[PDB]
Context: one part of a larger RNA, bound to proteins that are not shown
RNA sequence: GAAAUCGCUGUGAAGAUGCAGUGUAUCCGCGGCUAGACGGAAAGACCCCGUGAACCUUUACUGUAGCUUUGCACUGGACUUUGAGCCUGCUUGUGUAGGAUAGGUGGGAGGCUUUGAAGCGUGGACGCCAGUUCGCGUGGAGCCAUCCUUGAAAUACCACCCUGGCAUGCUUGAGGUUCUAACUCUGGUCCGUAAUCCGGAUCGAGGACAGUGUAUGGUGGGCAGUUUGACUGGGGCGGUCUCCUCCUAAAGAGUAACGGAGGAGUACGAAGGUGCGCUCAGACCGGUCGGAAAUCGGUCGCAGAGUAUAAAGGCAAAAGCGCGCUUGACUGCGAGACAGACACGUCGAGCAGGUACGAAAGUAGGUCUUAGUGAUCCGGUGGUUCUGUAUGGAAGGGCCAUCGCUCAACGGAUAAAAGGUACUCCGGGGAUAACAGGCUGAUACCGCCCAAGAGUUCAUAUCGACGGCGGUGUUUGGCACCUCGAUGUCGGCUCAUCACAUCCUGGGGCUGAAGCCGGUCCCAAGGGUAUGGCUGUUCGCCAUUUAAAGUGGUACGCGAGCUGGGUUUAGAACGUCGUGAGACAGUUCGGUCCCUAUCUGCCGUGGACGUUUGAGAUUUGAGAGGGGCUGCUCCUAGUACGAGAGGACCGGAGUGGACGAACCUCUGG
RNA sequence: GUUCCGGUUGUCACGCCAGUGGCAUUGCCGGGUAGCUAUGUUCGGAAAAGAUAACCGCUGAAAGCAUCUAAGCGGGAAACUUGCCUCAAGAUGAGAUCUCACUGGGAACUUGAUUCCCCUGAAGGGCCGUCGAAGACUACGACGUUGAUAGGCUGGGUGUGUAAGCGUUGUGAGGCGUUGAGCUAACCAGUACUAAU
RNA sequence: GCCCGUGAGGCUUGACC
Numbered sequence: 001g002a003a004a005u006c007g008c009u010g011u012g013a014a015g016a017u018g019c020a021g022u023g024u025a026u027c028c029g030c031g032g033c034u035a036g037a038c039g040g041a042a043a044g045a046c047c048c049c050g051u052g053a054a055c056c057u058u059u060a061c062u063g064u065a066g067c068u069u070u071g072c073a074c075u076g077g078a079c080u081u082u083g084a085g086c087c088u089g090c091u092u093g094u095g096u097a098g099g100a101u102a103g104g105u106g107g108g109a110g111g112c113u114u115u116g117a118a119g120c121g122u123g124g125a126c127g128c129c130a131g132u133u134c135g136c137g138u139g140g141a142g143c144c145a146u147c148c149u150u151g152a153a154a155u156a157c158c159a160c161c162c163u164g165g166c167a168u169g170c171u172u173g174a175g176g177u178u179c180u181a182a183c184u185c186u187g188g189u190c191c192g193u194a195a196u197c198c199g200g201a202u203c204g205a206g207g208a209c210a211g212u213g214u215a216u217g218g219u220g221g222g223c224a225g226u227u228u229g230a231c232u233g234g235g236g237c238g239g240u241c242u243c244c245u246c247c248u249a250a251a252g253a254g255u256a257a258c259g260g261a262g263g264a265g266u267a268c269g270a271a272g273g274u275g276c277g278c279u280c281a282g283a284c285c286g287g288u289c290g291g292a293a294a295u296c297g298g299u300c301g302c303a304g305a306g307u308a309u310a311a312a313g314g315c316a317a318a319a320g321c322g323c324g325c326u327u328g329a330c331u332g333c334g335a336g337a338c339a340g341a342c343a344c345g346u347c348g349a350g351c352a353g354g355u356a357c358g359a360a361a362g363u364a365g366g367u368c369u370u371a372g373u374g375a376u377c378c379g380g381u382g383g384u385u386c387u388g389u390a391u392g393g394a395a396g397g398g399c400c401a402u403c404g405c406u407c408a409a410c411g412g413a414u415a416a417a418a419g420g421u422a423c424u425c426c427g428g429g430g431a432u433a434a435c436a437g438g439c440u441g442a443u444a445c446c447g448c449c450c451a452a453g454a455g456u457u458c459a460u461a462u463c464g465a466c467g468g469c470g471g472u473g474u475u476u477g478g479c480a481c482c483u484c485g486a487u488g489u490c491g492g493c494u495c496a497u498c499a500c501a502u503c504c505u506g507g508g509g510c511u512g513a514a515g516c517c518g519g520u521c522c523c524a525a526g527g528g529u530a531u532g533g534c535u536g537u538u539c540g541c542c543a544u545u546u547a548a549a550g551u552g553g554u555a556c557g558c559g560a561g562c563u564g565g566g567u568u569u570a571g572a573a574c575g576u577c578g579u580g581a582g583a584c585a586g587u588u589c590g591g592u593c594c595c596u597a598u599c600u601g602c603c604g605u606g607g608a609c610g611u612u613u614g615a616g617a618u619u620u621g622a623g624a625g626g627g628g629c630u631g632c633u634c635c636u637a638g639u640a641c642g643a644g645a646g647g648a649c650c651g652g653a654g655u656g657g658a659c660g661a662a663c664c665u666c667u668g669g
Numbered sequence: 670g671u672u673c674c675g676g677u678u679g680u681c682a683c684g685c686c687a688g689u690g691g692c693a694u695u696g697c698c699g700g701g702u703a704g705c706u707a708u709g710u711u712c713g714g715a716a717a718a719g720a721u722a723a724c725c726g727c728u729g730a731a732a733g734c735a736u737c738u739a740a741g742c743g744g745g746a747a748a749c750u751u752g753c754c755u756c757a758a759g760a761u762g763a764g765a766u767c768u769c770a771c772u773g774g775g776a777a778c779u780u781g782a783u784u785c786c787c788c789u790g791a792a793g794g795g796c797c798g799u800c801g802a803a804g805a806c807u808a809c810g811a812c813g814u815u816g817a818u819a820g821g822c823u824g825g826g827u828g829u830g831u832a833a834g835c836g837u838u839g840u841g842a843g844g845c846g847u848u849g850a851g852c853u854a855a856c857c858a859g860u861a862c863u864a865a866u
Numbered sequence: 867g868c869c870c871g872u873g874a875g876g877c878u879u880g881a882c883c
Stems, first nucleotide, its partner, number of pairs: 006023005026608008035600003039595002047429004052425002054421004060226001063223002066219003070215005076179011088167003093162001099148001103161005110144002112116001119138003123134001125132002183206003188203001190200003229241003238258001242264006265410001266308001267367002272326007282300005306315002309372001312369002330353004336347003342411001355364003378404007386397002437481001438479003442476001444472006453463002490565001491563003495557001497553004503528003506523002510519002531543004571589004575584003609759001613770007623756004629657007641646001659713005667707003673700005678693006717751003724744004771875001773787005788873001793870003797813005818864003821860003825856001828852002835846004
Other pairs, nucleotide, nucleotide, family: 002018cWH003017cWH005599cWS011016tWH014437cSS014438cSS030805tWS037560tWH046484tWS047234tSS048432cWS051413tWH057580cSS058060cWH061221tWH061225cWW062224cWW065220tHS069216cWW075210tWH076181tWS089091cWS090091cWS090166cWW093103cWH094127tWS096151cHS097151cSS098149cWS098150cWS098154tWS099100cWH099149cWW104105cHS108156tWS109146tSS110156tWS111112cHH111116cWH115116tWS115117tHS117118cHH117139tWS119120cWW119137tWW124133cWW126132cWW127131cWH136138cHS138139cHS139141tHS145148tHS149150cWW168169cWH180208tWH182207tHS188202cWW189201cWW189202cWW192196tWH193197cWW196198cHS220222cHS226417tWS227418cWH228419cWH249256tHH263371tSS265373tWS270272cHS270327tWW270329tHH279318tWH280301tHS280305cSS281301tHS287295cWW290294tHS305318tWW311370cWH314319tSS328354cWH328364cWH331365cWH332365cWH334349tHS335348tHS351365tWH358360tHS358361tHS374412tSS385388cWH388394tHS388395tHS414416tHS419581tSS433484tWH435487cWW436483cWW441442cHH441443tHS443475cWW450466cWW451459tSS451464tWS452464tHS454459cHS455461tHS458512tWW459464cWS461519tSS480481cHS488593tWW490536tSS494558cWS496554cWW500525tHS502504cHS503525tWH504547cSS505747cWH508521cWS509520cWH514641cSS514645cWW515640cWS515646tSS523722cSS524747cWS528548tSS529550cWH530544cWW535539tWH536565cSS545549tWH558561cHS564593tWS570591tHS578580tHS610763tWS614792tSS620758tWH621760tHS622757tHS636650cWW638639cHS638647tWS639648tWH640647tHS642644tHS642645tHS658714cWW664707tWH666709cWS701854tWS702855cWH707708cSS716752tHS720748cWW721746tWH722745tHS723745tHS728738tWH728740tWS729739tHS730736tWH731735tWH738740cWH759761cHS770791cSS778782cWW789872cWW792871tHS796867cWW798865cSS803808tWS816861tWS816865tHS817862tWH818861tHH824857cWW827853cWW830850tHS831849cSS832850tHS834847tWS839841tHS839842tHS
C1' cells in the first nucleotide's frame, strides 16, 4: 500500500489480526469505554558525528578603528648657551739628560735688524715649575755656542704642517628667551543684509606653538576574519601516536586487541685495520696488618664468565683479552638477488684507481648482528664556463659537495591558532548513549550436600564455621541485536489480572510440645489482606489498631483514563571552580500536559435469515457465569492439665464488623 | 430531596384604593405529596454428598520375621465435582410437549418435476392510535368502543396554616367575628365527558 | 382500513392393513 481485519503457546531483525500447531465464532448495525493497531500530528531538541553555521569570551593567532611619540612640509628674525666641522697666523712643544725644549721631515753651522746689547733684576701670562715666551728699568750695551756641551735627534736662524687652544669668521646641529608678518580665534563693531550662516574690512588675543598631510614607534576584544586533531567495547577524563628484541603466532614468510613483558632519540680517532701472542667464572687448601671475600701458589674446571649499550640469536680460524705498526671510518663502480602499493630498504662477488699490515699466500669499502632517527620547498657556505636576454664582462641560475624541521599528531595541512552555548541552528544515525525489551548471571534472592562444633549430657528440637552443586530472572551489572522521517521517563488517584516461594483462615509429622502460647517443616491459591503524622517520594521511622496489615510478574500494569509534587528548556540568587563567556550527576523561588474512535477488544441492545408446511404458549439443560470472609462473648467447665500462677481440645448457643443483592413500611435527605 | 402552600424586600404595571402578576441566581427564605435515594429496613455467605492432597492405617507376601502395597480394604482439608441464585437449542448436534389453521384450477417445458396464468388469501403478525413504576433509539408489557389505556370531572387523602369580601375595634399600623378558612403537582376510588375509524 | 403470511407439507429404507 491493499484487505475476505479472532484467542493462546511457540518461532522470528530478538514484544505477530496474516508464519507453525491447536482451540473457539451464524451474517449486519446502533449507544458506551479506551487495552492494542510500537494509534494521528512534528525528517528528535537529549546523545554522537560533519576537516558543518551562527553569535559570545579572553592572556588563542594575524590584523585593524581610535588615541599617542618623533622626522619632513605649511614655517619666519633677534640674541644667546653648546656640539661639531672650517680658516688663518698660528705664537704653544717642560720625562734619563743637554745650558733649555723635543711632534717632527728639508735648508741652516752658527747666526751682524738695536749684533743676541748685553748683565742684575722690570710685569705678563704662563709651567711632565723655578721650566718658557715676549718690555728690556738702564740704556741702543754680546750672546745659548754654531758638539761648547752632553743628550737616542743641538740650538741661532727659513720652510711645511699638527697641538694646547687664542681669538673671529665661515657654515650646523641641540637648548633658552623675545619679536611679528604666516597660520588661528565656537572675541568685539561696521558692511553685504531686512539674516550674523557665510564672507570682506578693521582693531584685540594667541603666535612659529596649535592644527593638518605624508613616513614611523607604542597602546588597542573598541572591531573583523578565523583556528582549537585522532584511536576510544557511547565520548568526557586519563593513556597512546615513531623505531628495536621476546611472547600471543598454529615447526616456511606474514598476521589483530586500551593483550602480557622490556629498551632506544647514542658512544668510539681507538672501543676501527693488521700481524703476533693468550684464555673464563667459580670450588676449594697454603699464605704478613685485609680477611665471608683484595694481591700471590697451587690443584679441580670443561663457558656455569665475557660482548660499550635492552632482550633474542650467536662466538676455539674464538666475534672474548693483551702488545707493535697504522688510517680500507678510502674515490669511481657493481653481475646478481632478497624484500616490497609507492617513496625509502639489506647483502655484494668482481673490475680500475691509489694505500696499511705480513716473510709470503692473504686480509681490510668501520664496530658479534639487529634500535640511535625526519621527504619536499626554502635559504647559508666550499668547488665548479654549463648558461650567462644587443655585444664584452658581471648579477642571478644550473650541477657536485655539505649545513639548519620535534605540531615527537614522528608519510610531516600554514612563516604564523585557545575557549563557551541551558539563546542555539542545518544535514545525518538505532554504524552509537540515557527509558523499556533481548541474550548472559559475575551480583542477587531461594535451596540443597559434607558436619567442626553449641544446644548442661546429646552434630541434625533449633542453629551450623571451613568448603562444594544447583534453580528463578527479582537489582547492581556485561554486550550493543530492535526503535533517533519520535516507543512521552519517577511517585499519587481510578481500575484491575495472574504466580505461590503462604501474611490470615483450613488439614497436619517432630519438638529441649505440662496447660495457654510457640518454634520448625510438608499439603492447600477458596475469600480476605488498616486509618494517620513527617517527606516529591517508593522506602522508612513513629502513634494507634487488627483474625492478618503477604512477596513477586503484568513497558519497575495503567497519561488517544486523571494529576504534574519530582527529573523539567528560556528568569533570578547562594556555596564552590575558571582571568572570561560559563559550569556543578551541589542547593533554593517561578514556569502552556494536544486528539470528534475506522479495525478486535469488549460491555449493553436490536435487524436478517435459519431450525424442511406455517403459527401461539410453556419447557429439558449441553455449556458458562455469580457467590465463597471473620471476630468477640456465653454454655460445656474454672473441668483435663499444673507446686501454684494460669487454664483448654471436640461440640453448642448467641450478636457484632467488613462486602453484596433487593427494597421505601419506618428514620431522614 | 426546586414549580404545591405560605412569609417577606426593592421596583414596574393592571385607570385609581383594595387585591394581585412580572423581573431581581427558584429575589431571598420557611415548610413539603409522589418519584428517586442512604446515612435507613430486610436478606445472604451454609448444611450435606462424592472423588482426593498431605498424613493415619487394617490384612499381607516378595525377603520363614518385619512391612500402609505388589494384589486387596478404609478414614482424609476452606482447594475439585455437585449442592444455592441467574442466563442458556445460532447446543447448525439448531431438542421436547399441548393446541390451532389452510382440502382451487390451467398451460408450457423436462417430470424430487420445474415455470407461468387465474381464482384465493386462513391461523396469525405488522403498520397506525392511547399509553406504561418498560425505555438513548429500538425491544418488552397493557389496551383500541367486545371499551376504564391516558386527560378531564365528582367524592376522598395528603400538604400548608386559618383566604378574599363583609362586619366590627381603633386617630392610625393592627386585633377580633370572618375562623380550621381557602387553595392542593405526581396518590386512591368511581365515572364514556374528549381521544383510542 | 391496508400490507405481509397461502391452498394439506420432498425422496429413500424399516416397521407396519
Molecule: 23S ribosomal RNA, nucleotides 2005 to 2888
Organism: Pseudomonas aeruginosa